[PDB]
RNA sequence: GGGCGUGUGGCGUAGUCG
RNA sequence: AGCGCGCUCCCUUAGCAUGGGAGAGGUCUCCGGUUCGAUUCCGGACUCGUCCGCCA
Numbered sequence: 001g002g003g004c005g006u007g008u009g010g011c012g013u014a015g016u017c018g
Numbered sequence: 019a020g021c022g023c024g025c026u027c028c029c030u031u032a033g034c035a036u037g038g039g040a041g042a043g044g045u046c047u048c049c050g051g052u053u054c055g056a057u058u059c060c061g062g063a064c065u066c067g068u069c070c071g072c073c074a
Stems, first nucleotide, its partner, number of pairs: 001070005007064001010023004018054001025041005047063005
Other pairs, nucleotide, nucleotide, family: 008014tWH009010cHS009021tHH014019tWS015046tWW015057tWS017053tWS017055tWS019044tWS024042cWW030036cWW052056tWH053055tHS
C1' cells in the first nucleotide's frame, strides 16, 4: 500500500425493517 | 434496543456482609437515500482487527 470483516448504556452482550 | 455487570435509593445482617425490590444509563460509529419506519436495506466516510506484499 491493497484485500477481507468489525463498531450497542459506565462495561460485556442479544438483535429476522415494527 | 433486552438482559447481565458497575452503582442510585430503600429493605435486609450475632458474625467468616449478604441477599431482595423498585432505579438511572443508548443520539445502535457517523453522514445521505429507500421505506411508511431502518440497529436492521443500500452507498460513502471514520475507526478497529485479520491476511498478503522491497532488493541483491
Molecule: A-site Ala aminoacyl-tRNA
Organism: Saccharomyces cerevisiae